Entry title: Crystal Structure of the Domain2 of NAD+ Riboswitch with nicotinamide adenine dinucleotide (NAD+). This is an experimental structure of RNA (832GAAA (50-MER)) from Acidobacteriaceae bacterium KBS 83, with 50 nucleotides shown. The model includes bound nicotinamide-adenine-dinucleotide (NAD). Crystals were grown from: 0.2 M NaCl 0.1 M CHES pH 9.5, 50% PEG400. The 2020 paper behind the entry is "Structural distinctions between NAD+ riboswitch domains 1 and 2 determine differential folding and ligand binding". It holds a match to the Rfam family "nadA riboswitch". Method: X-ray diffraction, resolution 2.1 A. The entry became public in 2020.
[PDB]
RNA sequence: GGUUUCAACAUCCCCGUUCGGCGCUCGAAAGAGGUGGCCGGACUGAAGCC
Repeated sequence: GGUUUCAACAUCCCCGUUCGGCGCUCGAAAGAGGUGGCCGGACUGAAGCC
């Protein structure tokens, strides 16, 4: 580097960054909130598999 499972680092816990669609709250919109989610792409890193 594929691929599977993950996020140690973190002013309780959760949260690696971001982008798209969806989810949560506000709104009968356009949006805003943030939220730690799901799917998928790109980034960073851990462990195990060709």